Context: bound to proteins that are not shown
RNA sequence: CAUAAAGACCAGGC
DNA sequence: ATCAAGCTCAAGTACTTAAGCCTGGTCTATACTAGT
DNA sequence: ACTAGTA
DNA sequence: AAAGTACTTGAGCTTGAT
Numbered sequence: 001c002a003u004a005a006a007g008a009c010c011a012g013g014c
Numbered sequence: 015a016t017c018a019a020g021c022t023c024a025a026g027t028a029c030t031t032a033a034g035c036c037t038g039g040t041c042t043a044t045a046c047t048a049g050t
Numbered sequence: 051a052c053t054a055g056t057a
Numbered sequence: 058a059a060a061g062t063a064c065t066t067g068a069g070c071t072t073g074a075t
Stems, first nucleotide, its partner, number of pairs: 007041001009039001012036003016074002019071013045056006
C1' cells in the first nucleotide's frame, strides 16, 4: 500500500 | 325531601433507572417446507 | 432429491 | 430493587334547586 464484518455470552486486570 | 355539576383527596396500575477504562476466549447465523 | 423462502 | 412520577378511577363533599 490495501484489506481484514458485526452481534450475543463468558472468564479476567486496576 | 332528593337531585345532578363541579371539585378534591386517595388508592390502584404502569414506565424508568443502576461507575469508568482496558485485554483475551468460543459460537452463530433456522430447522422446516415448497420451488425446481 | 437439492436448495431457496420463512413465522 | 426501591422509588419517583404519570395517569385513572372511586368515594364523598358543597351547593344551587327545591
The PDB entry is titled "Structure of mammalian RNA polymerase II elongation complex inhibited by Alpha-amanitin". The RNA, together with DNA, has 75 modelled nucleotides. The entry is indexed under Inhibitor, elongation, active site, TRANSCRIPTION. The sample was in a buffer at pH 7.6. Primary citation: Liu et al., J. Biol. Chem. (2018), "Cryo-EM structure of a mammalian RNA polymerase II elongation complex inhibited by alpha-amanitin". Among the 13 different proteins in the entry, which are not shown, are DNA-DIRECTED RNA POLYMERASE II SUBUNIT RPB2, DNA-directed RNA polymerase II subunit RPB9 and AMATOXIN. The structure was determined by cryo-electron microscopy at 3.6 angstrom resolution and released in 2018.